[PDB]
Context: one part of a larger RNA, bound to proteins that are not shown
Molecule: 16S rRNA, nucleotides 880 to 1490
Organism: Pyrococcus furiosus
RNA sequence: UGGCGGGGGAGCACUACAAGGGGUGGAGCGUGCGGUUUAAUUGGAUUCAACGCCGGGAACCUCACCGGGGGCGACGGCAGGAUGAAGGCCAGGCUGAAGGUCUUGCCGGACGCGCCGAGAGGAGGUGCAUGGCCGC
RNA sequence: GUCAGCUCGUAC
RNA sequence: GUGAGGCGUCCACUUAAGUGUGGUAACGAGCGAGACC
RNA sequence: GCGCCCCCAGUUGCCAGUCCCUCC
RNA sequence: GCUCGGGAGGGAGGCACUCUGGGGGGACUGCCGGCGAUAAGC
RNA sequence: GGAGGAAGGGGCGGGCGACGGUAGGUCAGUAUGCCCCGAAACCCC
RNA sequence: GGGCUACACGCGCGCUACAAUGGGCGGGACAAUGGGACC
RNA sequence: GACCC
RNA sequence: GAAAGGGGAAGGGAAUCCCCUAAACC
RNA sequence: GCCCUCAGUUCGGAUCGCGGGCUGCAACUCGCC
RNA sequence: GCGUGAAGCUGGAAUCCCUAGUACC
RNA sequence: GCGUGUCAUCAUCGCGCGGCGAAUACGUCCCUGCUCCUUGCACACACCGCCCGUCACUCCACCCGAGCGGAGUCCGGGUGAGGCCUGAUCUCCUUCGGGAGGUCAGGUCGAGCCCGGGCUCCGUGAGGGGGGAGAAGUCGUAACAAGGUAGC
RNA sequence: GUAGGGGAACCUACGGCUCGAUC
Numbered sequence: 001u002g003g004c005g006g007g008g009g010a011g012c013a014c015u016a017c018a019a020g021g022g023g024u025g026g027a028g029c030g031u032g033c034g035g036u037u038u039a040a041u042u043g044g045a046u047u048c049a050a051c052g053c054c055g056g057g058a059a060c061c062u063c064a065c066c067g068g069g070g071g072c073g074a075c076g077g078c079a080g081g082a083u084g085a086a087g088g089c090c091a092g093g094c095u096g097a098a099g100g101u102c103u104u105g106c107c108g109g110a111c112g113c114g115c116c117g118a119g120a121g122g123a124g125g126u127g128c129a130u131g132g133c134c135g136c
Numbered sequence: 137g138u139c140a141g142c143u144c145g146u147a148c
Numbered sequence: 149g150u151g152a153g154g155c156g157u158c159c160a161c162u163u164a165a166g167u168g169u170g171g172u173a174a175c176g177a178g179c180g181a182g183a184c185c
Numbered sequence: 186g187c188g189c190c191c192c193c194a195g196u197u198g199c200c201a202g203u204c205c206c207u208c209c
Numbered sequence: 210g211c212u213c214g215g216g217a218g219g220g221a222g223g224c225a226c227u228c229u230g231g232g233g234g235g236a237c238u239g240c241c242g243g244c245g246a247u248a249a250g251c
Numbered sequence: 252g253g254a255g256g257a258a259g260g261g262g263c264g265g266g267c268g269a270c271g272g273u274a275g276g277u278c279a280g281u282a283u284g285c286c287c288c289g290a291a292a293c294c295c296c
Numbered sequence: 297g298g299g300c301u302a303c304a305c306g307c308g309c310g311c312u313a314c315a316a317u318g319g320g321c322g323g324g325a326c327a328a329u330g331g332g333a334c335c
Numbered sequence: 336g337a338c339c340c
Numbered sequence: 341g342a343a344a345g346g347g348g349a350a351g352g353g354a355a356u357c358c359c360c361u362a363a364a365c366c
Numbered sequence: 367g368c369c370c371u372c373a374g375u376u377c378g379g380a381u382c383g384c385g386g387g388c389u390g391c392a393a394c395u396c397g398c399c
Numbered sequence: 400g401c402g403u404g405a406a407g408c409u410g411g412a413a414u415c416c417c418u419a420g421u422a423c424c
Numbered sequence: 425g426c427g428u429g430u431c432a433u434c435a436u437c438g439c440g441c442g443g444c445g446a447a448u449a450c451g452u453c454c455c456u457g458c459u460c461c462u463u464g465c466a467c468a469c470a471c472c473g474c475c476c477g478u479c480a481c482u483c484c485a486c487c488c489g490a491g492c493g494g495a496g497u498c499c500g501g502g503u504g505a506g507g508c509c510u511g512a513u514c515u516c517c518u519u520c521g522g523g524a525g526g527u528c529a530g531g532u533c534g535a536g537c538c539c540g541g542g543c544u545c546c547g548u549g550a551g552g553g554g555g556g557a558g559a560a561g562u563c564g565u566a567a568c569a570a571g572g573u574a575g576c
Numbered sequence: 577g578u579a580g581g582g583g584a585a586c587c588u589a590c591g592g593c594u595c596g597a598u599c
Base pairs, nucleotide, nucleotide: 001468002467003465004464005463007462008461009460010459011458012457013456016452017451020417021416022415023414024413027312028311029310030309031308032307033306034305035303036302043054044053065298066297068296069295070294071293075117076116077115078114080111087107088106089105091103092102093101094100121288122287124286125285126284130282132277133276134275135273136272141179142178143177144176145175146174148154158171159170160169161168184266185265186263187262189234190233191232192231193230194229195228198224199223200222204220205219206218207217208216209215237259240253241252243251244250314410318370319369320368321367323366324365330359331358332357335352338348339347340346377407382402383401384400386399387398388397424443425441426440427439428438429437471571473568476564477563479561481558482557483556484555486553487552488551491548492547493546494545495544496543497542498541499540500539501538502537503536506533507532508531509530510529511528512527513526514525515524516523517522574594575593576592578589579588580587581586
C1' cells in the first nucleotide's frame, strides 16, 4: 500500500431480492460433453467466464485418427554417368486399382538421394517463450 | 467492468 | 514524513459516473465517463 | 437507427381527383 | 338488384397520399408549483 | 409533480471497453523463437 | 477404404408432448427483414 | 424462376 | 403425377421479375 | 361451420415393414423427402 | 404414400429469463 | 411463423424479421455480488490465506534408571623393606687415638601392601521421559477479523 | 495468578490488564 472480516457507514445490480409472467428439473427425441469399446472411435474448453463452443449441420475433401499404396531433398559434394544418366510407353503378372514394380521390347538424350551436409514441408510438442485478437 | 476508476507538473 | 508513501483523488449533498456545487494544503492537467457516430 | 414537422426530388416507386374504353 | 345507384380491369394522365433519400426544424429542466441552501440538483 | 407537445427528464435501442491484471483460451486461422520428423510426422490416392 | 455417426450409464442446452385455454376436416383474412447467374 | 403440361 | 417430384419456359444483373396469397387468429 | 366430449382417446408421434423420389462420381456403415 | 403405434395424464430438493411493443405464443 | 450463414443435398442450430401482446415494482440490502470512506489484521501464494496440538514412521543429543566398573588425589587405622642416631655385645685390623662390620634393644624419616571414609573426572546399562530435525500421514480447528464463545 | 476437568489443540470458576472490535 493492497486484500480480507460471520466490523461500521455510503451507494449500485432482474447474470440480487421484494411483486409478478413463462419455464428447466419428471417422459421420447435432436445436439454437445464425461465414461466405456475399438484399429481409430483425432484434438482444444470443465464454476460463473467449458458442454447447438472452436461459426465444428464431418459420405469424398474438411482431417489433425486408423489399415494400405505411391511420390517428393533447391544448393554443394561422393560412387556412377554417352555399351545411353534424370524420365516415358503398346500388351500381361503383382495389385482394391494403378509403367508404383516385374516379362516384353521400344522412345529419352545429361545428369546423378544410390550415399554425405544443408534445405522445402509439418492441423507434430510448447498459449508456463511470444505478437495479434477474444472472454472476465 | 460501460465498474468508475487510473495517473501527471509544481508546491506541501 | 528520515523512508516506504501521503495530499490533490478527502468531507456534506447530488448524479448512472472521480458527474456537479460548497469546505479544505493545495493549485492546474491527462486517459476513462460524458462528449461522439 | 426509430419516433413528429418543413424544403427539394417522382422512376423501376404511389393511384387520391379528372377523361376514354371494356365487363358485371 | 336492369341501373336512380354500385363495383372491377386497362389506357392515357397525375405525385395529390404512402414511399424512397439528401438538407433542415423540433425537446433544450424550456415554463409553473414544491423540496433542497437561494446554488449542485430532485 | 403539472401544462403544452410526437417525443419530459441519458427521448428509445445500439457502436465505441482506460491505466493494469487474469502464466485465463487460441501455435488447430494467419505470423513467430527453440526442440522434434525430415524419405519420415512431408505430399497425393 | 474405414473412423470422428459406437453405447449398460451421469450431465448441459433445446424440440415435441402429457390435451377442450384442444385434435381433425372444409372455408375465410393480415406482414417484415433479406437473397437471387450453372442463380 | 413466373406461366403452361 | 395421388404426394415427393418430372418436362418446356417469359421476365430478372434486381424500386421493373422470383423466393412471396406465412402461422398464431376467425 | 361440422365430428370428436375427458378417454392413454380421433391426445402423444417415437420404433419398425413395404413401396416411390431428389442431390451427389459414390447414399450399407452414413443424407433428405 | 399406406400400414404400426413406445414412454408421457403437470413433475421432489433445486434452479433460470425478463420492467413495454419488453416477457409469453 | 418467415429470411439469411453454414449448403451439390441436409437446420430441432447462430444471426435478424415482423404478427398477437400482457402481469407486476417506481423500492431494499434481507440472500447473492461488485464500488468508495473508515476500522482490526500473525494475510501479501493476499481467507481456496495463515497457523496449533495429540497420535503414526526414520534419525540425532540429553536426562531418569535395578546397577556394574575405571583413573587421580586426600584423611584415619594396621603391617612394614631400607637408611640414620643411641646403648650393649662379638670378629678382624690398629699408629692404642681408634676404624670396618656382624647380633639384641630403643628412637626417628619412610617406600610398599591391606582395610574404611571422602572429593574430582571418565565408561557402560535392560527399560522409561521429554527435546530437535525430518516428506505430501490420521483426528479435530485452538490463535490471527467482533477468527464465529474477545484475547491474555 | 491460582484451581479443577478433557483424546489433542483446549474448557470452566474467582481476581486482574488491554497487547479488544461495534454502539